An RNA structure from Homo sapiens, in which 31 nucleotides are resolved. The work is reported in "Mechanistic insights into RNA cleavage by human Argonaute2-siRNA complex" (Li et al., Cell Res., 2025). Method: cryo-electron microscopy, resolution 2.7 angstrom. The entry became public in 2025. The entry is indexed under Argonaute protein, siRNA, RNA BINDING PROTEIN/RNA, RNA BINDING PROTEIN. Taxonomically the source falls in Homo (Eukaryota, Deuterostomia, Craniata, Euteleostomi). The sample was in a buffer at pH 8.
Context: bound to proteins that are not shown
RNA sequence: UACAAGAGCCUUUCUGU
RNA sequence: GAAAGGCUCUUGUU
Repeated sequence: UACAAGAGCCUUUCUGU
Repeated sequence: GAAAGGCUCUUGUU
RNA backbone atom coordinates (compact mmCIF):
# COMPACT_ATOMS: atom_id res chain seq x y z
C1' U A 1 0.00 0.00 0.00
C1' A A 2 -7.40 4.92 -1.62
C1' C A 3 -10.02 5.58 2.83
C1' A A 4 -13.21 5.02 7.01
C1' A A 5 -15.32 2.02 10.65
C1' G A 6 -16.42 -2.44 13.38
C1' A A 7 -15.48 -7.28 15.12
C1' G A 8 -12.79 -11.85 15.33
C1' C A 9 -8.31 -14.82 15.23
C1' C A 10 -3.38 -14.42 16.43
C1' U A 11 1.09 -12.61 19.03
C1' U A 12 4.07 -11.52 22.85
C1' U A 13 2.54 -11.42 28.70
C1' C A 14 0.65 -9.02 33.55
C1' U A 15 -1.11 -13.08 34.52
C1' G A 16 -5.10 -15.86 35.90
C1' U A 17 -4.71 -21.61 35.46
C1' G B 1 -5.00 -4.91 30.78
C1' A B 2 -2.47 -3.01 26.92
C1' A B 3 0.99 -2.26 23.32
C1' A B 4 -2.03 -1.76 19.99
C1' G B 5 0.18 -4.59 16.46
C1' G B 6 -0.17 -7.99 12.93
C1' C B 7 -3.54 -11.36 10.55
C1' U B 8 -7.73 -11.36 8.13
C1' C B 9 -12.97 -10.55 7.42
C1' U B 10 -17.29 -7.47 6.91
C1' U B 11 -19.86 -3.02 5.42
C1' G B 12 -18.69 -0.69 1.88
C1' U B 13 -17.91 4.44 -0.97
C1' U B 14 -18.70 8.92 -6.54